Background:
An RNA structure, together with DNA, in which 16 nucleotides are resolved. The entry is indexed under DNA polymerase, DNA replication, TRANSFERASE-DNA-RNA complex. Crystallisation conditions: 0.1 M Bicine, 12% PEG3350, 10 mM MgCl2, pH 8.0, VAPOR DIFFUSION, HANGING DROP, temperature 291K. The work is reported in "Mechanism for priming DNA synthesis by yeast DNA Polymerase alpha" (Perera et al., eLife, 2013). Released in 2013, the model rests on X-ray diffraction data to a resolution of 3 angstroms. On the sample the depositors note: Chemical synthesis. It comes from the structure "Crystal structure of yeast DNA polymerase alpha bound to DNA/RNA".
Context: bound to proteins that are not shown
RNA sequence: GCGGGCAG
DNA sequence: CTGCCCGC
Numbered sequence: 001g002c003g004g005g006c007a008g
Numbered sequence: 009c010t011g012c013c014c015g016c
Stems, first nucleotide, its partner, number of pairs: 001016008
């Protein structure tokens, strides 16, 4: 940096 | 939204 998710 | 992990 890009994904992928969690949690309030 | 907003921060916060995971993965190349």